Released in 2024, the model rests on cryo-electron microscopy data to a resolution of 3.9 angstrom. This is an experimental structure of RNA from Homo sapiens, with 43 nucleotides shown. The depositors describe the entry as "Cryo-EM Structure of MILI-piRNA-target (22-nt, comma)". The work is reported in "Structural insights into RNA cleavage by PIWI Argonaute" (Li et al., Nature, 2025). Lineage of the source: Eukaryota > Teleostomi > Amniota > Catarrhini > Homo.

RNA sequence: UUACCAUCAACAUGGAAACUUG
RNA sequence: CAAGUUUCCAUGUUGAUGGUA
Repeated sequence: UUACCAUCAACAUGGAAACUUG
Repeated sequence: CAAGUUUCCAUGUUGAUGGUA
RNA backbone atom coordinates (compact mmCIF):
# COMPACT_ATOMS: atom_id res chain seq x y z
P U A 1 -0.96 5.85 0.22
O5' U A 1 -0.08 4.54 0.42
C5' U A 1 -0.62 3.35 1.00
C4' U A 1 -0.68 2.23 0.00
C3' U A 1 -1.94 1.35 0.00
O3' U A 1 -2.49 1.15 -1.32
C1' U A 1 0.00 0.00 0.00
P U A 2 -1.85 1.69 -2.71
O5' U A 2 -2.00 3.28 -2.66
C5' U A 2 -0.92 4.14 -3.03
C4' U A 2 -1.20 4.89 -4.29
C3' U A 2 -2.31 4.29 -5.13
O3' U A 2 -2.89 5.31 -5.91
C1' U A 2 -0.26 4.07 -6.28
P A A 3 -3.82 6.40 -5.19
O5' A A 3 -4.86 6.78 -6.33
C5' A A 3 -4.38 7.16 -7.61
C4' A A 3 -4.79 6.19 -8.69
C3' A A 3 -5.09 4.77 -8.24
O3' A A 3 -6.43 4.65 -7.78
C1' A A 3 -3.72 4.75 -10.19
P C A 4 -6.77 3.92 -6.39
O5' C A 4 -8.24 3.34 -6.64
C5' C A 4 -9.29 4.21 -7.04
C4' C A 4 -9.87 3.84 -8.39
C3' C A 4 -10.91 2.72 -8.37
O3' C A 4 -11.89 2.96 -9.39
C1' C A 4 -9.10 2.09 -9.75
P C A 5 -13.33 2.24 -9.31
O5' C A 5 -13.16 0.93 -10.21
C5' C A 5 -12.96 1.04 -11.62
C4' C A 5 -13.03 -0.30 -12.31
C3' C A 5 -13.53 -1.49 -11.50
O3' C A 5 -14.94 -1.51 -11.38
C1' C A 5 -11.66 -2.13 -12.83
P A A 6 -15.65 -2.52 -10.35
O5' A A 6 -15.80 -3.87 -11.18
C5' A A 6 -15.59 -5.13 -10.55
C4' A A 6 -15.19 -6.19 -11.54
C3' A A 6 -14.84 -7.54 -10.93
O3' A A 6 -15.98 -8.32 -10.63
C1' A A 6 -13.14 -6.92 -12.43
P U A 7 -16.09 -9.05 -9.21
O5' U A 7 -15.43 -10.48 -9.46
C5' U A 7 -15.72 -11.20 -10.65
C4' U A 7 -14.60 -12.15 -10.99
C3' U A 7 -14.17 -13.07 -9.86
O3' U A 7 -15.02 -14.20 -9.71
C1' U A 7 -12.26 -12.09 -10.81
P C A 8 -15.71 -14.49 -8.29
O5' C A 8 -14.69 -15.46 -7.55
C5' C A 8 -14.45 -16.76 -8.04
C4' C A 8 -13.00 -17.15 -7.91
C3' C A 8 -12.53 -17.50 -6.51
O3' C A 8 -12.89 -18.82 -6.10
C1' C A 8 -10.96 -16.07 -7.53
P A A 9 -13.24 -19.12 -4.56
O5' A A 9 -11.82 -19.25 -3.85
C5' A A 9 -11.01 -20.41 -4.01
C4' A A 9 -9.62 -20.20 -3.45
C3' A A 9 -9.53 -20.00 -1.94
O3' A A 9 -9.49 -21.22 -1.23
C1' A A 9 -8.29 -18.31 -3.04
P A A 10 -10.16 -21.35 0.23
O5' A A 10 -9.24 -20.44 1.16
C5' A A 10 -7.93 -20.84 1.52
C4' A A 10 -7.27 -19.79 2.38
C3' A A 10 -8.04 -19.42 3.64
O3' A A 10 -7.72 -20.27 4.73
C1' A A 10 -7.48 -17.45 2.46
P C A 11 -8.89 -20.92 5.61
O5' C A 11 -9.83 -19.69 5.96
C5' C A 11 -10.06 -19.31 7.31
C4' C A 11 -9.79 -17.85 7.53
C3' C A 11 -10.85 -17.10 8.32
O3' C A 11 -10.69 -17.25 9.72
C1' C A 11 -10.26 -15.85 6.39
P A A 12 -11.94 -17.59 10.66
O5' A A 12 -12.61 -16.18 10.96
C5' A A 12 -12.12 -15.33 11.99
C4' A A 12 -12.91 -14.05 12.08
C3' A A 12 -14.41 -14.21 12.26
O3' A A 12 -14.77 -14.37 13.63
C1' A A 12 -14.00 -12.70 10.50
P U A 13 -16.27 -14.78 14.04
O5' U A 13 -17.05 -13.39 14.08
C5' U A 13 -18.29 -13.26 14.77
C4' U A 13 -19.27 -12.42 14.00
C3' U A 13 -20.59 -13.10 13.66
O3' U A 13 -21.51 -13.07 14.74
C1' U A 13 -19.75 -12.03 11.73
P G A 14 -22.55 -14.28 14.95
O5' G A 14 -23.66 -14.02 13.83
C5' G A 14 -24.56 -12.92 13.93
C4' G A 14 -25.39 -12.78 12.68
C3' G A 14 -26.24 -13.99 12.31
O3' G A 14 -27.47 -14.05 13.01
C1' G A 14 -25.06 -13.24 10.41
P G A 15 -28.22 -15.45 13.23
O5' G A 15 -28.95 -15.73 11.83
C5' G A 15 -30.12 -15.02 11.46
C4' G A 15 -30.41 -15.15 9.98
C3' G A 15 -31.02 -16.47 9.52
O3' G A 15 -32.43 -16.50 9.71
C1' G A 15 -29.24 -15.88 8.09
P A A 16 -33.22 -17.90 9.78
O5' A A 16 -33.26 -18.42 8.28
C5' A A 16 -34.35 -19.19 7.79
C4' A A 16 -33.87 -20.39 7.02
C3' A A 16 -33.67 -21.66 7.83
O3' A A 16 -34.87 -22.38 8.03
C1' A A 16 -31.75 -21.28 6.53
P A A 17 -35.26 -22.93 9.49
O5' A A 17 -34.76 -24.44 9.48
C5' A A 17 -35.43 -25.42 8.69
C4' A A 17 -34.47 -26.45 8.16
C3' A A 17 -33.92 -27.44 9.17
O3' A A 17 -34.82 -28.50 9.47
C1' A A 17 -32.15 -26.59 7.87
P A A 18 -34.50 -29.51 10.68
O5' A A 18 -33.77 -30.73 9.97
C5' A A 18 -34.07 -32.08 10.32
C4' A A 18 -33.10 -33.02 9.67
C3' A A 18 -32.17 -33.77 10.62
O3' A A 18 -32.74 -34.96 11.12
C1' A A 18 -30.88 -32.71 8.96
P C A 19 -32.64 -35.33 12.68
O5' C A 19 -31.13 -35.80 12.88
C5' C A 19 -30.66 -37.04 12.35
C4' C A 19 -29.21 -37.25 12.68
C3' C A 19 -28.87 -37.29 14.17
O3' C A 19 -29.06 -38.59 14.73
C1' C A 19 -27.37 -35.83 13.05
P U A 20 -29.78 -38.77 16.15
O5' U A 20 -28.77 -38.09 17.19
C5' U A 20 -27.50 -38.67 17.46
C4' U A 20 -26.60 -37.68 18.15
C3' U A 20 -27.12 -37.11 19.46
O3' U A 20 -26.86 -37.97 20.56
C1' U A 20 -26.32 -35.35 18.09
P U A 21 -27.80 -37.91 21.87
O5' U A 21 -26.93 -37.11 22.94
C5' U A 21 -25.59 -37.48 23.23
C4' U A 21 -24.82 -36.33 23.83
C3' U A 21 -25.42 -35.73 25.10
O3' U A 21 -25.09 -36.46 26.27
C1' U A 21 -24.89 -33.99 23.59
P G A 22 -26.20 -36.67 27.42
O5' G A 22 -26.00 -35.41 28.38
C5' G A 22 -24.74 -35.13 28.97
C4' G A 22 -24.58 -33.66 29.24
C3' G A 22 -25.59 -33.05 30.21
O3' G A 22 -25.23 -33.24 31.57
C1' G A 22 -25.47 -31.71 28.27
P C B 1 -35.09 -19.47 27.60
O5' C B 1 -35.24 -20.89 26.88
C5' C B 1 -34.34 -21.28 25.86
C4' C B 1 -32.98 -21.60 26.43
C3' C B 1 -31.94 -22.09 25.43
O3' C B 1 -31.34 -21.05 24.69
C1' C B 1 -31.92 -23.48 27.35
P A B 2 -31.21 -21.17 23.09
O5' A B 2 -29.68 -21.54 22.85
C5' A B 2 -28.64 -20.70 23.32
C4' A B 2 -27.49 -21.49 23.88
C3' A B 2 -26.70 -22.32 22.88
O3' A B 2 -25.74 -21.55 22.17
C1' A B 2 -27.24 -23.67 24.73
P A B 3 -25.20 -22.07 20.75
O5' A B 3 -24.04 -23.09 21.12
C5' A B 3 -22.95 -22.70 21.94
C4' A B 3 -22.08 -23.87 22.31
C3' A B 3 -21.60 -24.74 21.16
O3' A B 3 -20.52 -24.17 20.44
C1' A B 3 -22.40 -26.12 22.89
P G B 4 -20.69 -23.87 18.88
O5' G B 4 -20.79 -25.31 18.22
C5' G B 4 -19.64 -25.93 17.66
C4' G B 4 -19.48 -27.35 18.14
C3' G B 4 -19.53 -28.41 17.05
O3' G B 4 -18.29 -28.55 16.38
C1' G B 4 -20.92 -29.06 18.85
P U B 5 -18.22 -28.45 14.78
O5' U B 5 -17.61 -29.85 14.33
C5' U B 5 -18.07 -31.07 14.89
C4' U B 5 -18.67 -31.97 13.84
C3' U B 5 -18.85 -31.34 12.47
O3' U B 5 -17.66 -31.38 11.69
C1' U B 5 -20.84 -32.46 13.10
P U B 6 -16.98 -30.02 11.14
O5' U B 6 -18.13 -28.93 11.26
C5' U B 6 -18.72 -28.37 10.10
C4' U B 6 -19.88 -29.20 9.62
C3' U B 6 -20.64 -28.67 8.42
O3' U B 6 -20.02 -29.02 7.20
C1' U B 6 -22.17 -29.38 10.11
P U B 7 -19.87 -27.95 6.01
O5' U B 7 -20.35 -28.73 4.71
C5' U B 7 -21.37 -29.72 4.77
C4' U B 7 -22.53 -29.40 3.86
C3' U B 7 -22.50 -28.02 3.22
O3' U B 7 -21.72 -27.97 2.04
C1' U B 7 -24.63 -28.38 4.20
P C B 8 -21.43 -26.57 1.33
O5' C B 8 -22.68 -26.36 0.36
C5' C B 8 -22.95 -25.09 -0.21
C4' C B 8 -24.41 -24.71 -0.08
C3' C B 8 -24.69 -23.22 -0.21
O3' C B 8 -24.85 -22.82 -1.56
C1' C B 8 -25.86 -24.14 1.66
P C B 9 -23.63 -22.16 -2.37
O5' C B 9 -22.88 -21.28 -1.28
C5' C B 9 -22.89 -19.86 -1.35
C4' C B 9 -24.13 -19.28 -0.73
C3' C B 9 -24.01 -17.84 -0.25
O3' C B 9 -24.21 -16.91 -1.31
C1' C B 9 -25.00 -19.15 1.45
P A B 10 -23.07 -15.84 -1.67
O5' A B 10 -23.52 -14.53 -0.89
C5' A B 10 -24.86 -14.05 -0.98
C4' A B 10 -25.28 -13.35 0.29
C3' A B 10 -24.36 -12.24 0.76
O3' A B 10 -24.61 -11.00 0.11
C1' A B 10 -24.85 -13.67 2.57
P U B 11 -23.39 -10.05 -0.32
O5' U B 11 -22.97 -9.32 1.03
C5' U B 11 -23.92 -8.59 1.78
C4' U B 11 -23.43 -8.35 3.19
C3' U B 11 -22.08 -7.67 3.29
O3' U B 11 -22.16 -6.27 3.18
C1' U B 11 -22.14 -9.56 4.73
P G B 12 -21.16 -5.48 2.20
O5' G B 12 -19.73 -6.07 2.57
C5' G B 12 -18.56 -5.28 2.46
C4' G B 12 -17.63 -5.54 3.62
C3' G B 12 -16.18 -5.81 3.25
O3' G B 12 -15.40 -4.68 2.83
C1' G B 12 -16.91 -7.51 4.70
P U B 13 -14.91 -3.48 3.79
O5' U B 13 -13.62 -4.08 4.52
C5' U B 13 -12.47 -4.45 3.78
C4' U B 13 -11.62 -5.43 4.54
C3' U B 13 -10.33 -5.87 3.86
O3' U B 13 -9.27 -4.95 4.04
C1' U B 13 -11.48 -7.77 4.70
P U B 14 -8.15 -4.76 2.90
O5' U B 14 -7.24 -6.07 3.01
C5' U B 14 -6.23 -6.19 4.01
C4' U B 14 -5.57 -7.55 3.96
C3' U B 14 -4.67 -7.82 2.76
O3' U B 14 -3.36 -7.30 2.92
C1' U B 14 -6.13 -9.65 3.07
P G B 15 -2.40 -7.10 1.65
O5' G B 15 -1.82 -8.55 1.35
C5' G B 15 -1.21 -8.85 0.10
C4' G B 15 -1.39 -10.30 -0.28
C3' G B 15 -1.22 -10.61 -1.76
O3' G B 15 0.14 -10.77 -2.13
C1' G B 15 -3.18 -11.64 -0.95
P A B 16 0.70 -10.10 -3.48
O5' A B 16 0.09 -11.01 -4.64
C5' A B 16 0.56 -12.32 -4.86
C4' A B 16 -0.44 -13.17 -5.60
C3' A B 16 -0.74 -12.78 -7.04
O3' A B 16 0.23 -13.25 -7.95
C1' A B 16 -2.77 -13.21 -5.89
P U B 17 0.48 -12.47 -9.34
O5' U B 17 -0.76 -12.90 -10.25
C5' U B 17 -0.97 -14.25 -10.62
C4' U B 17 -2.35 -14.45 -11.19
C3' U B 17 -2.65 -13.71 -12.48
O3' U B 17 -2.16 -14.42 -13.61
C1' U B 17 -4.45 -13.43 -10.97
P G B 18 -1.16 -13.71 -14.64
O5' G B 18 -2.12 -13.23 -15.82
C5' G B 18 -2.27 -11.86 -16.12
C4' G B 18 -3.67 -11.54 -16.58
C3' G B 18 -3.87 -10.15 -17.15
O3' G B 18 -3.47 -10.05 -18.50
C1' G B 18 -5.55 -10.57 -15.57
P G B 19 -2.14 -9.21 -18.87
O5' G B 19 -2.18 -8.00 -17.84
C5' G B 19 -2.33 -6.67 -18.30
C4' G B 19 -3.78 -6.29 -18.46
C3' G B 19 -4.05 -4.80 -18.60
O3' G B 19 -3.90 -4.37 -19.94
C1' G B 19 -5.48 -5.70 -16.95
P U B 20 -3.00 -3.08 -20.28
O5' U B 20 -4.05 -1.89 -20.27
C5' U B 20 -5.32 -2.05 -20.88
C4' U B 20 -6.29 -1.00 -20.40
C3' U B 20 -5.71 0.40 -20.26
O3' U B 20 -5.63 1.10 -21.49
C1' U B 20 -6.89 -0.13 -18.30
P A B 21 -4.23 1.72 -21.99
O5' A B 21 -3.70 2.56 -20.75
C5' A B 21 -4.37 3.76 -20.34
C4' A B 21 -4.00 4.11 -18.92
C3' A B 21 -2.55 4.47 -18.68
O3' A B 21 -2.26 5.80 -19.04
C1' A B 21 -3.28 2.95 -17.02